[PDB]
Context: bound to proteins that are not shown
RNA sequence: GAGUCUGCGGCGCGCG
DNA sequence: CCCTGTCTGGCGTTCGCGCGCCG
DNA sequence: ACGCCAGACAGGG
Numbered sequence: 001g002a003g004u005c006u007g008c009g010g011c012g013c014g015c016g
Numbered sequence: 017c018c019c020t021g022t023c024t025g026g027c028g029t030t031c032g033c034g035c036g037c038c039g
Numbered sequence: 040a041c042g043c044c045a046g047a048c049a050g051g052g
Base pairs, nucleotide, nucleotide: 008039009038010037011036012035013034014033015032016031017052018051019050020049021048022047023046024045025044026043027042028041029040
Other pairs, nucleotide, nucleotide, family: none
C1' cells in the first nucleotide's frame, strides 16, 4: 500500500 | 522489332462533437 | 459515381 474492466466498425441525423 | 495510342487496372475522396442503435 | 496516375498490350510502319 486500491485498480480492473468496459465503450468497436458501420450506419442515420443535428451543431460548429 | 520500335514508337504511339487506347483501353485498362489500382487508390483516393476536412475536422471535431452530440446522440442513438446494432451484432 | 468520378478523377487521376501509371501500365501493359496491340496496331501501323